[PDB]
Context: bound to proteins that are not shown
Molecule: licT mRNA antiterminator hairpin
RNA sequence: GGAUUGUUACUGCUACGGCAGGCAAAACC
Numbered sequence: 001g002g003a004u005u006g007u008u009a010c011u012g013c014u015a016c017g018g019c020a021g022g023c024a025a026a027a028c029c
C1' cells in the first nucleotide's frame, strides 16, 4: 500500500440528523 479497527483535528457534504474524507495503528495480506 490492501485491509481492518479507531477518531475530537480539520474538511466536504446535508437530510445540516449527521455523514464521509482524511488521519492513525503492533492484526492479517
Stems, first nucleotide, its partner, number of pairs: 001029001004025004010021004